[PDB]
RNA sequence: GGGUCGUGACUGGCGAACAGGUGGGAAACCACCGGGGAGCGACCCUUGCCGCCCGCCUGGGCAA
RNA sequence: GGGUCGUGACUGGCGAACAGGUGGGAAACCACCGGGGAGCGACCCUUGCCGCCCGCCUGGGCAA
Ligand code: UG4
Numbered sequence: 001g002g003g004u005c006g007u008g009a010c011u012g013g014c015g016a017a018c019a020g021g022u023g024g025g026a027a028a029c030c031a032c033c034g035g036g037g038a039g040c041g042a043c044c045c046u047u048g049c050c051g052c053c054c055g056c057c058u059g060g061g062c063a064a
Numbered sequence: 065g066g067g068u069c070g071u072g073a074c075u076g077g078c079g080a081a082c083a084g085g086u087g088g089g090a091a092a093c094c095a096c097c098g099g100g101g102a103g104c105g106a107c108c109c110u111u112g113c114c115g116c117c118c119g120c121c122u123g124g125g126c127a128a
Base pairs, nucleotide, nucleotide: 001045002044003043004042005041006040007039010036011035012121013120014119015118020033021032022031023030024029046064047063048062049061050060054079055078056077057076065109066108067107068106069105070104071103074100075099084097085096086095087094088093110128111127112126113125114124
Other pairs, nucleotide, nucleotide, family: 008038tHS009037tHS009125cSS010115tHS010124tSS012028cSS017117cWS019034tWS028121tWS051074tHS053081cWS057092tWS060074tSS061073cSS072102tHS073101tHS076092cSS083098tWS
C1' cells in the first nucleotide's frame, strides 16, 4: 500500500443550493433519529526499513 | 515530510574482505566493552486527511 473484521473522534450556522429531520436552546450548540466519516486495533495479502567495507551463510527486529 | 530531545529492538558465524575486540561456550549464541541502528514517544516546523450536492460562515478531530 491492498483486504476483512472491529473501533472511531468529528458529525455545527445561514442560504429555494436542498443528507438531513424533530425537539430544544441562542449563537454556530444540546438530545434523539438518519446518513457520512479520517484515524486507531487485530489478522490476511503484499512490499519495504535495521546491525556489515565486501563476499558466503544462519537468525531476529520493525513499519505500511 | 523536516528538526530537536529522549527511547529503542536488533547488534550472530566463516573468509588475509578486515567495525569490531576479549572471555566463554558449540553452533551461527552468552557476558563485558566498542561502534552502528529502523522503529516508538514528546515537542517544533511544515504540510495533508474527515462530516457537505453547492455557496458563504463559525468551530473541532486526526495523521506524517
Ligand atoms: C545480520 N547484520 C546485518 C543481518 C544477524 C544475524 C543473527 C544476520 C546482521 C544483517 N544479526 N544470527 N544474522 N544478521 O543474529